[PDB]
RNA sequence: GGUUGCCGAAUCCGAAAGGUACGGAGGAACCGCUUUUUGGGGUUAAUCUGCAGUGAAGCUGCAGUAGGGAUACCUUCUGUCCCGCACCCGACAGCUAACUCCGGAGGCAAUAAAGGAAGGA
Ligand code: 2BA
Numbered sequence: 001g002g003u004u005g006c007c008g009a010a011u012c013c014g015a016a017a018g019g020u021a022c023g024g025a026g027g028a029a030c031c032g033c034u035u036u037u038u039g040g041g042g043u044u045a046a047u048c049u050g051c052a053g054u055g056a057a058g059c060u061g062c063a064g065u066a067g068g069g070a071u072a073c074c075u076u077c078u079g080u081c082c083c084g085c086a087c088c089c090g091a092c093a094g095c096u097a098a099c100u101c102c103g104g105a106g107g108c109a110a111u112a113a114a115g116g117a118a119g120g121a
Stems, first nucleotide, its partner, number of pairs: 004109004012019002022103005031094001037091001039092001040089004048064006067083005073120006
Other pairs, nucleotide, nucleotide, family: 001021cSS003005tHS008010tHS008105tHS009103tSS011020cWW014016tHS014017tHS021104tHS027098tHS028096tHS030095cWW039090tHS040093cWS044046tHS044085tHS045083tWS047065cWW054055tHS054057tHS066084tHS079113tWS080113tHS089093tWS
C1' cells in the first nucleotide's frame, strides 16, 4: 500500500497490450575479504545447535535456538499466545554512483491475554 482485521513486497488501472502503491537481484570508486568440492550464492523471520531415527548426504521425531509475528484506534513497555516453512541460481555475484535485469503471489481470524500500563489519537 491493501483489509472489518492479520501475515506478506504482493495493492490498484486496463478489453488486452501495457502500466501501479510497494519490493528483489546484478553492477565502479573508496573501503573490505584474500580461504577458493570441504563448492559457493539468492529470496524469506525461517538459521544454527546437541538426542534419536540411519552407517554417509538427505529425510523423519524430539528438545532447544539466531531470527520473527499477533496482542483488535495507534506506538512502546510489560505480560500472554505463536512462527521458526518453502523455493531458487548453476561454478558464479562483498560493498557499490551511473546503469542493467526482475517480483508485484499467496495464506488466514471470530468472546478472545481483542490483558495491563505510559504517551498519543
Ligand atoms: P498467531 O499470531 O497466533 O495468529 C494466527 C492467525 O490469526 C493468523 O494467521 C492471522 O490470520 C490471525 N490474526 C493474527 N492477529 C490478528 C489480528 N490482530 N487481527 C485479525 N486476525 C489476526 P497466520 O498469520 O497465517 O498465522 C501464522 C502464525 O505464525 C501466527 O500465529 C504467528 O504466530 C506466526 N507468524 C505469522 N506471521 C509471521 C511472521 N511474519 N514472522 C514470524 N512468525 C509469524
The depositors describe the entry as "Thermoanaerobacter pseudethanolicus c-di-AMP riboswitch". Shown are 121 nucleotides from a PDB entry: RNA (C-di-AMP riboswitch). Sample source: In vitro transcription. Rfam match: c-di-AMP riboswitch aptamer (ydaO/yuaA leader). A reference for the family is Barrick et al. (2004), "New RNA motifs suggest an expanded scope for riboswitches in bacterial genetic control", Proc Natl Acad Sci U S A. Rfam's curators write: This family represents a conserved RNA structure found upstream of the ydaO and yuaA genes in Bacillus subtilis and related genes in other bacteria. The ydaO/yuaA element is thought to act as a genetic 'off' switch for the ydaO and yuaA genes in its native state. It is believed that the element may be triggered during osmotic shock leading to activation of ydaO, a predicted amino acid transporter gene, and members of the yuaA-yubG operon which code for KtrA and KtrB K+ transporters. Crystals were grown from: 1.5 M (NH4)2SO4, 0.1M HEPES, pH 7.3, and 0.2 M Li2SO4, VAPOR DIFFUSION, SITTING DROP. The structure was determined by X-ray crystallography at 3.05 angstroms resolution and released in 2014.